[PDB]
Context: bound to proteins that are not shown
RNA sequence: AAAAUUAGCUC
DNA sequence: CAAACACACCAAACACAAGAGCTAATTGACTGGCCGTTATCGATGTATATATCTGACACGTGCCTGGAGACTAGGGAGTAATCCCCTTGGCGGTTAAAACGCGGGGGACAGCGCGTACGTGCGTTTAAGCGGTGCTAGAGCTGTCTACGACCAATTGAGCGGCCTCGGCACCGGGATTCTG
DNA sequence: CAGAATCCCGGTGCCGAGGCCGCTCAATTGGTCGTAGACAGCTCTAGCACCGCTTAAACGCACGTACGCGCTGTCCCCCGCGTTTTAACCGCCAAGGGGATTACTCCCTAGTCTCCAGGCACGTGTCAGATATATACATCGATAACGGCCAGT
DNA sequence: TGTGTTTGGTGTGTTTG
Repeated sequence: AAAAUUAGCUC
């Protein structure tokens, strides 16, 4: 007792 | 010609893109104006430190006054003899004097009662001292010069003395007369 | 009213106050010189004067008894006089002390130029204090660095 | 990046009044 976001991995 | 609907075309948007599950890491606003706090720069000091000038004390030098040194001039203080004035000393006689006794009057003394003068004490009034401010009469300290006295020479007569001189006074006497008791 | 004191008039004669004459020394005059001090001038401080003030002191009054005084009794002692003893006084005489003077001598001391001891004035120095300039810390005021919000981007 | 739909207006066409 907490945000927005992106990426990798898995059946 | 104008209005009705239909078709083809063009132009404009909506929503969807399986079920999920785990892990990691990037982003952590920013110039400017303005008010509000606070740090800094500045003035206006009063306190303390240091420098200049003035005052009191200290050591030192000094100008001035009075004191002290060597030497001198010349006379003041001072031996050694002398004179003889005068003092101390002596024996003697006269009688003025001092001391001793006595009577008893003078007054010196102790004591007392009395009057009021000056003492101790108080309250009121006076003006004696303070001190403060002020003026100046008159004492006091710098300086002229001639009026004055000290000193010196020469002169000479005023003053101290010696020596007769002689009369003012004491002394002695007889007597009349105040005063005391 | 006795009688002791005193003053009075008078005579004697001496010693001391005085006139005259001599002659030292000291008083006068003329003259020279130094300086005493009378005077002329400038300075200033105790005395004197006025004033307001504090309070030191004098004074009038009340009143008590201390003490200054007048009077008394009496006995202590001093005077006045008489008697006795003696030394104050005067005189003649003597030795020689010592006071005054003298010539002469020593060396004292007043005086001068010089220069010390004291004392009162300055001169430099020091410590202490007052006034002044300067550094420092403190209160207060202004700018403004620092804190922090709100705005637009 | 892509597929699959809707709506709404313009131009041409035919019929009507």